[PDB]
Context: bound to proteins that are not shown
RNA sequence: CAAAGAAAUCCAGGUGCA
DNA sequence: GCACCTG
DNA sequence: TTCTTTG
Numbered sequence: 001c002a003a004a005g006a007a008a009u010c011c012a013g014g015u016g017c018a
Numbered sequence: 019g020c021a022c023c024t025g
Numbered sequence: 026t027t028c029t030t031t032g
Stems, first nucleotide, its partner, number of pairs: 001032007011025007
Other pairs, nucleotide, nucleotide, family: none
């Protein structure tokens, strides 16, 4: 330099449903 | 389990 | 726009 891949959508509570 | 809501 | 891992 080229290509390939990656770069993370979580939590508590509530309404309830059936 | 589902599917909405609050912050 | 970076980071690996391979041409």
The RNA with a sequence from Tribolium castaneum, together with DNA, has 32 modelled nucleotides. Method: X-ray crystallography, resolution 2.02 angstrom. The entry became public in 2022. The work is reported in "Flexibility of telomerase in binding the RNA template and DNA telomeric repeat" (Choi et al., Proc.Natl.Acad.Sci.USA, 2022). Keywords: RAP, Repeat Addition Processivity, DNA hairpin, RNA template, telomere, TBE, Template-Boundary Element, TRANSFERASE, TRANSFERASE-RNA-DNA complex. Crystals were grown from: 0.15 M Potassium Chloride, 0.05 M MES (pH 6.0), 2% PEG 8000. The entry also models calcium ions. The model includes bound 2'-DEOXYGUANOSINE-5'-TRIPHOSPHATE (DGT).